[PDB]
RNA sequence: AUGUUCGAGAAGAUCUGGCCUUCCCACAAGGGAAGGCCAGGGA
Numbered sequence: 001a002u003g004u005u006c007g008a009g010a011a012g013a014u015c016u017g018g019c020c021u022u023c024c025c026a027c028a029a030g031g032g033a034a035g036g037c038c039a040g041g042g043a
Base pairs, nucleotide, nucleotide: 014041015040016039017038018037019036020035021034022033023032024031025030
Other pairs, nucleotide, nucleotide, family: 012043tWW013042cWW
C1' cells in the first nucleotide's frame, strides 16, 4: 500500500421436538399403530 458479501414478509404449508387420548406388545421400565394440542428451524 492494502478489503469481501447480504435474508419482502407468513399468521400459511413443511420437517424436528414435546404433550394428551385410543389400541396392541411388554412383569415393569419401555416399544409400535392411529387421532388431537403446543414450541424450534430451513425453503
Molecule: HIV frameshift stimulating sequence mRNA
Organism: Human immunodeficiency virus 1